Notes:
Shown are 67 nucleotides from a PDB entry: RNA (crRNA; CTR1) with a sequence from Streptococcus thermophilus ND03. It comes from the structure "Type III-A Csm complex, Cryo-EM structure of Csm-CTR1, ATP bound". Ions in the entry include zinc and magnesium. Method: cryo-electron microscopy, resolution 3.37 A. The entry became public in 2018. You et al. published it in Cell in 2019: "Structure Studies of the CRISPR-Csm Complex Reveal Mechanism of Co-transcriptional Interference". The entry has 5 different proteins, among them Type III-A CRISPR-associated protein Csm1, Type III-A CRISPR-associated protein Csm2 and Type III-A CRISPR-associated RAMP protein Csm3.
Context: bound to proteins that are not shown
RNA sequence: ACGGAAACGCUUUCUAGCUCGCUAUAAUUACCCA
RNA sequence: AAUGGGUAAUUAUAGCGAGCUAGAAAGCCAAAG
Numbered sequence: 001a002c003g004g005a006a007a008c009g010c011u012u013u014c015u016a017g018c019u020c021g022c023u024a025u026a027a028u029u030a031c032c033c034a
Numbered sequence: 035a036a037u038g039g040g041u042a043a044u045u046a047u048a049g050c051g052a053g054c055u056a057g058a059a060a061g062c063c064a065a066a067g
Base pairs, nucleotide, nucleotide: 009062010061011060012059013058016055017054018053019052021050022049023048024047025046028043029042030041031040032039033038034037
């Protein structure tokens, strides 16, 4: 001879499911310049 | 007329730009005593 001693905020848990980078689009026009 | 050459323009346009479901549960504890 401390309202003190002892005491894990801990165990479990898929950021996961579904989803077309897609839709249209002639490498084409004019034909001249020195 | 030959001959020497190409020249200019366009270089992506219009959209969508995420949507929905889940947003903490069950234990301990507390309750039931």